[PDB]
Context: bound to proteins that are not shown
RNA sequence: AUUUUUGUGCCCAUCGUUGGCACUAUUAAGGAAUGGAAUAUAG
DNA sequence: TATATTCCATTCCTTAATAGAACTAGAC
DNA sequence: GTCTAGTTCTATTAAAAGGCAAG
Repeated sequence: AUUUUUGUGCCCAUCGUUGGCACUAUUAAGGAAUGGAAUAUAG
C1' cells in the first nucleotide's frame, strides 16, 4: 500500500487438454561483418 | 560471373561502466 | 529497544638490522 488484466520472450498445417517451454537487467561506445540500390572495372 | 567503391540500412560480439558493505550517533 | 542518515572501509608494493674488535 490492493491495483486484482499480465516481467520478457520462444515453439505449433489443428493455438489448447491447465497446450508445451525457457530466461540478469541497464548505459554507452568500439570492433568485425552482412543486406539493398547503384557506380567503375574486368575475359 | 568475379574485384573494388559510395550511400542507405542491418547483426553478433567486446568492453568500459551501474545495480556498495559495515559501521554508529542520534533520532525515535 | 529500531532505523536512518551519515561516516569510513578494503588492496600491497615498508625500512633496516644483520653480518665485525677494542674502546
The PDB entry is titled "Crystal structure of the Cas12i1 R-loop complex after target DNA cleavage". An RNA from Lachnospiraceae bacterium ND2006, together with DNA: 94 nucleotides with solved positions. The source organism's lineage runs through Bacteria, Bacillati, Bacillota, Clostridia and Lachnospiraceae. The 2021 paper behind the entry is "Mechanistic insights into the R-loop formation and cleavage in CRISPR-Cas12i1". The structure was determined by X-ray crystallography at 2.45 A resolution and released in 2021.